[PDB]
Context: bound to proteins that are not shown
Molecule: SL3(RsmZ) RNA
C1' cells in the first nucleotide's frame, strides 16, 4: 500500500469489522 469480505449510514471520494499479500 492493494485485493477478498461483511456491517452501518449521508450532500461526505462517508464510518466500521473479518481475510490474505
Nucleotide at each position: 500500500g492493494g485485493g477478498a469480505u461483511c456491517g452501518c449510514a449521508g450532500g461526505a471520494a462517508g464510518c466500521g469489522a473479518u481475510c490474505c499479500c